Released in 2025, the model rests on electron microscopy data to a resolution of 1.55 angstrom. Solved structure of RNA (23S rRNA, nucleotides 526 to 1263) from Escherichia coli B, 738 nucleotides shown. The 2025 paper behind the entry is "Principles of ion binding to RNA inferred from the analysis of a 1.55 angstrom resolution bacterial ribosome structure - Part I: Mg2". It comes from the structure "Principles of ion binding to RNA inferred from the analysis of a 1.55 Angstrom resolution bacterial ribosome structure - Part I: Mg2+". Rfam match: Bacterial large subunit ribosomal RNA. Clan: LSU clan. Gene Ontology terms of the family: ribosome and structural constituent of ribosome. The literature on the family includes a 2001 paper in Science by Yusupov et al., "Crystal structure of the ribosome at 5.5 A resolution". The sample was in a buffer at pH 7.4.
Context: one part of a larger RNA, bound to proteins that are not shown
RNA sequence: ACAAGCAGUGGGAGCACAGAGCAAUCUGUGUGACUGCGUACCUUUUGUAUAAUGGGUCAGCGACUUAUAUUCUGUAGCAAGGUUAACCGAAUAGGGGAGCCGAAGGGAAACCGAGUCUUAACUGGGCGUUAAGUUGCAGGGUAUAGACCCGAAACCCGGUGAUCUAGCCAUGGGCAGGUUGAAGGUUGGGUAACACUAACUGGAGGACCGAACCGACUAAUGUUGAAAAAUUAGCGGAUGACUUGUGGCUGGGGGUGAAAGGCCAAUCAAACCGGGAGAUAGCUGGUUCUCCCCGAAAGCUAUUUAGGUAGCGCCUCGUGAAUUCAUCUCCGGGGGUAGAGCACUGUUUCGGCAAGGGGGUCAUCCCGACUUACCAACCCGAUGCAAACUGCGAAUACCGGAGAAUGUUAUCACGGGAGACACACGGCGGGUGCUAACGUCCGUCGUGAAGAGGGAAACAACCCAGACCGCCAGCUAAGGUCCCAAAGUCAUGGUUAAGUGGGAAACGAUGUGGGAAGGCCCAGACAGCCAGGAUGUUGGCUUAGAAGCAGCCAUCAUUUAAAGAAAGCGUAAUAGCUCACUGGUCGAGUCGGCCUGCGCGGAAGAUGUAACGGGGCUAAACCAUGCACCGAAGCUGCGGCAGCGACGCUUAUGCGUUGUUGGGUAGGGGAGCGUUCUGUAAGCCUGUGAAGGUGUGCUGUGAGGCAUGCUGGAGGUAUCAGAAGUGCGAAUGCUGAC
Numbered sequence: 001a002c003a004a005g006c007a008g009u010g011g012g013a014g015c016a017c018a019g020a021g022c023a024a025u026c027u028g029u030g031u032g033a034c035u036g037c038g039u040a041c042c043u044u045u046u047g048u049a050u051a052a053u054g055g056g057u058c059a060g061c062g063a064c065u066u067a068u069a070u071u072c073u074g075u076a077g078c079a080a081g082g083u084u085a086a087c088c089g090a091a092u093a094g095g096g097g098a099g100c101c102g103a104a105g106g107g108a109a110a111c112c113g114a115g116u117c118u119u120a121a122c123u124g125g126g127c128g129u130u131a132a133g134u135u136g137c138a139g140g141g142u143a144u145a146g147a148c149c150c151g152a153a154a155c156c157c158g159g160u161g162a163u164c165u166a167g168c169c170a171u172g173g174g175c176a177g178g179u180u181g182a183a184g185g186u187u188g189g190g191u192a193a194c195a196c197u198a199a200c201u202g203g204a205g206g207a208c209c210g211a212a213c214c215g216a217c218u219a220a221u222g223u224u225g226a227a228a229a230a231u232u233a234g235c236g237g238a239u240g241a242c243u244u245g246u247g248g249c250u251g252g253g254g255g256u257g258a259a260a261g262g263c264c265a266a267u268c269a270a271a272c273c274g275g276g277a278g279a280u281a282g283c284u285g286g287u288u289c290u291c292c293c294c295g296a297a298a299g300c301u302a303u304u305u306a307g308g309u310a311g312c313g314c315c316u317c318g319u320g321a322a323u324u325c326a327u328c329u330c331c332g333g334g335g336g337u338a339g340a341g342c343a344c345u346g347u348u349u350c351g352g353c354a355a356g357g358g359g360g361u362c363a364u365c366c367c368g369a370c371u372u373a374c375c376a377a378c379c380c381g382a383u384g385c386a387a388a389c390u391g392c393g394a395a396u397a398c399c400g401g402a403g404a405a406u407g408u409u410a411u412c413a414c415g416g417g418a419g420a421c422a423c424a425c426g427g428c429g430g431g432u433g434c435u436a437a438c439g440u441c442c443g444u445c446g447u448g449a450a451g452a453g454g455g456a457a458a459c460a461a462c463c464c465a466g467a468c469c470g471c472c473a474g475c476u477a478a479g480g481u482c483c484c485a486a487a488g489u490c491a492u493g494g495u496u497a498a499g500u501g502g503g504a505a506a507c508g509a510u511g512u513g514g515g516a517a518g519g520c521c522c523a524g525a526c527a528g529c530c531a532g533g534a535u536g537u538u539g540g541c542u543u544a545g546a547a548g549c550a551g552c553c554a555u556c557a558u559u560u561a562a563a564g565a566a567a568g569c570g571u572a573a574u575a576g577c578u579c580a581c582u583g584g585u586c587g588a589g590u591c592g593g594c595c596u597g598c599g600c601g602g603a604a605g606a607u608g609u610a611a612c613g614g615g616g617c618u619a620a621a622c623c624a625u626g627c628a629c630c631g632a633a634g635c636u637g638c639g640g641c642a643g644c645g646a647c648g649c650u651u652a653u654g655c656g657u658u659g660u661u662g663g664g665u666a667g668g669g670g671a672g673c674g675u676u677c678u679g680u681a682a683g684c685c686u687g688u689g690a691a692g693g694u695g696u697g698c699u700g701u702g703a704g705g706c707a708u709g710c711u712g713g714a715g716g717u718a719u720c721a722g723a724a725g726u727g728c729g730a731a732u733g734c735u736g737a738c
Base pairs, nucleotide, nucleotide: 008037009036010035011034014031015030016029017028018027019026020025041054043052056738057737058736059735060734061733066145067144068143069142070141071140072139073138074137075136076135077134078133081101082100083099087095088094105112106111115127116126117125118124148286149285151283155276156275157274158273159272160271166250167249168248169247170246171245172244173243174242175240177209178208179207180205184201185200186199187198188197189196213237214236215235217234218233219232220231221230252268254264255263256262289672290671291670292669293668294667299312300311301310302309303308314419315417316416317415318414319413320412321411324410325407326406327405328403329402330401331400332399333398339392340390341389345386346385347384349382350381351380352379356375357374358372359371360370361369362368423448424447425446426445427444428443429442430441431440432439453464454463455462468640469639470638471637473636474635475634479630480629481628482615483614484613488627490626491625492624493623494622495621501617507601508600511598512597513596514595515594518591519590520589528585529584531582532581535557539553540552541551564579569576641662642661643660644659645658646657647656648655649654673727675724676723677722678721679720683717684716685715692711693710694709695708696707697706698705699704
Other pairs, nucleotide, nucleotide, family: 012032cWS012033tHS013032tHS021024tHS040055cWW041730tWS042053cWW045047tHS046448tSS046460tWS048052tWH062728tWS062731tHS063286tSS063728tWH064287cHS065147tWS077082tWS079132tWS080102tWS082134tSS084098tWH086096tHS089091tHS089093tHS091093cWW104113tSS106116tSS106126tWS107109tHS107110tHS114128tWS119121tHS145147tHS150284cWW152280tWH153279tWH154277tWW161252tWH161265tHS162165tWS162249tHS162250tWH162255tWS166256tSS175211cWS176210tHS181202tWS181203tSS181204tHS182203tHS183202tHS190195tHS191193tHS212238tHS216217cHS222227tWS225226cHS225227tHS226230cWS241258tWS251264tWS252271tHS253270tHS257260tWS285731cSS290702cSS295666tHS296665tWH297420tSS297450tHH298449tHS300421cHS310421tWH316668tSS322409tWW334397cWW335396cWW336337cHS336393tWS337394tWH338393tHS342344cHS342386tWH344389cWS348383cWW353378cWW354377tHS355376tHS363367tHS408643cWW408644cWS408660cHS409411tWS418667cSS419666cSS424461tHS425461tSS433436tHS433437tHS448460cSS451466tSS451467tHS452466tHS452633tWS453632cSS454478tSS464477cSS467663cWS476632tWH477631tHS478631tHS480487tSS486630cSS489620cWH496498cHS496619tWW497618tWS498618tWW499500cHS499501tWS500619tWH502616tWW505603tHH506602tHS509599cWW516593cWW517592cWW521588tWS522588tWS524587tWS524588tHS525587tHS525589tSS532562tSS533580tHS536537cHS537565cWH539565tHS542550tWS543544tHS543545tHS545572tSS547573cHS547574cSS548566cSS549569cWH559563tWW563580cWS567578cWS568577cWS571573tHS571574tHS608609cHS608610cHS612615tWH616620tWS619621cHS650653cWW664665cHS672703tSS673703tSS674726cWS680719cWW681718tHH686714tWS687714tWS689712tWS689713tSS689714tHS690713tHS690715tSS691712tHS
C1' cells in the first nucleotide's frame, strides 16, 4: 500500500513522549492523515521551470595583492612655511636641509613683473593678481610592474632521440612441393656456303600452381575489446625492384620518402624534453561574511570601429551658489504638422468653345471649297488626388515673462567614484515589409529590465497597484459573487433559442424584437376555387416544313368584360399545354421597400473531449438601471525598527517633539560580525578540566554572541589598539574520502 508534480510553506486531526495541575486539562518534544499556496540554484541574457551553462556528494585548499610614483578625501603635526635623503650615530634619540613642495604670474622666447602677452597702439581681448601650504598615517582612483584567478593555438633558445618507422651501408640467414620449356648444344635433312628445318638435349624467367615467409582486397564479429587496429572465413606476392637477423649512418625548417604531407619510439602541414614563461588572450568561466541609504544604462559623437574603447548623457558621494527648478493660471512669441484646399508645381475626369493637326470629297500649277471615325492645345464651367503641392491652417509641444500654492533644492556649477554604449514588449505618430511576422528602423509615453502583491485558467513587457517588520482586525482597486472557489441562484424592464454566449469574411435567407413612412383595401384588398385566350392569320421572310412559340422585320387593329402577332414546355413542324390578360365567389386585413437589436448558414486536420479553465447553465447568456457584498503586500487600525529634515533642550552628542521616507541589477556611499597573528599579558581563565567535537537553553536587526550537559585530556585568552595567506556552492576548479 485509491495515490499524481522542486517535496516545502500556511493551516491541521490523531498517536507517542516529558513535565504541570486536586481535577478539568494545559504546555514543551517527535511524527504529520487531510487541506490553501507553490516549476531548484548559479551563470548568461531582451527574456530561462526551462529541453541553455556548471555542479555525483562531503571535507580541506582555491581568485582585487605587493612595491614604487602620482592625485583626491579623512585625520594628526607644524604653518608663510613645511619636510628631510643617502649618510653619521651603539641608538625607532640626536645630527644631516644636499634637496623637494609652497608663498607670482604672463610670454615661444629674450624679457617684464601684480602684472604680462598681443598690436604701430589698444576703446580692448587672453591668461593672472583680492582663496595656505606642507609632511606623516588611513582610505578611494591612476601609472609601471604577471597587477583579480585559471585557460590557448602558437613563436624563439639550448638539449634528447632512427631499440618504432623511412632510406642507405657492412656482414650472416630463408624460400615445402609441383610445373612450363627461352637461348645454347648434338645429330639428321637442306645450301656453293649460308640461311632454314626435324628429333634429342638444355633449363631461361621482376614465368606459372602452391605451404613456410612477407602482405592486407572482401565480409562477419569485436567497438567500457581477448587486442589503443585484432580474430574468423575467404584474398595477393611467394628466385625477387624478394624476405629476414645482428650492427652502423642520416636530426627537426632538418632527415628519409617507387610521393600518401607518408614516416622520424601508440606524437607530425614542422618530434620530444627543458628553458624565455605567469608569452599574449578587446574572449569564456569563476570571484567567498552582514546590515543601512541612494540608484542607472542598453543613447549621441568618434573609432581597422561595430560583442572593445574614449568624451558627452544617465547613477553615486562631497562642496558651493540664486526663488534656481517643476506643476497650474495669465501674458508675449515663432511655427506650416493634423485637417483643409487646388491660385502655384504635378496628376485627374466630365461638359462647352476652339487655334491647329490629321482622315476623306472635289480641284490641283498656284490655289482653294466643303466635310469630318476625328484628334483636339488655350480658355471657361464642374469633380477628385499629393512624403518631396500651399493663395488657408489648428490641437499639442517648445521659448520667454509674471503670480500663488505645493515639493526633504527637486535647479546650476565644480570636484572624488563608477556602471553603461546587445535592450524587450505595449500605446500613439511614421519609414520599410504584405497597414505579414513574438519582423525591421526612428520619434514619444508606459511597464519589464532592475519590481514582489491582486486580476487576465496557466502568461517578464497587458489591467490594478509600488512589498521597512509583526497582527487569526477593518475599507477598497482591477476583476468578480451557481459548484470547483471568497462574495447576489440580488431587484426591475427587455433581447437571444443559436450552448449563440464560449473562433472568422464576401455573400445568402418568410429566424425573431423595435421604429418612421408608403401602395391596395367593406365602392370588397392578398391568398384560394370557377370561365374564356377568338378574326384577319399558317402576319411576312426562310426552310424539306416555321403555323404565337429556330431566327429575323411589321408588332398594329379587332368584337369586346379580355387577349403580348404571344412567356416557357412541347410538336420534324401543326395540334396540344398554359402564363399575361378580364371578372364571379369568399368578408378583414394585405404587400414590399428603408433604418435598426439579437441570432442562422457560409465553417475541413492531423496523440484525446480539446475554440467557456472544468462542472454545469436557457440564465449561471446579452443590454439597461440600482443597491449590496467579495477581493491586493494599495489605504486604515494597533505594536515595533531605521534614513532624512525641521523645531526645541543639552554634559555638545545625545534626548524629545514633529513631518516625511525606507522594491531594487550594474554601480556609488555608510556602518558592522567573525577568523589567525603582535602588544596590553611574568596579567587573566584552565587537570575542581583548555582548544577541538557533539547536544540543549537563552539572546540581538544581521554577520553573530552567552551559558551549560556529554566527549576531550593541555591549552586558551578579556579589553583597547595593531597586521592580514580574513570568510566558498559553483570556475567540465585542485587533493583525498565515499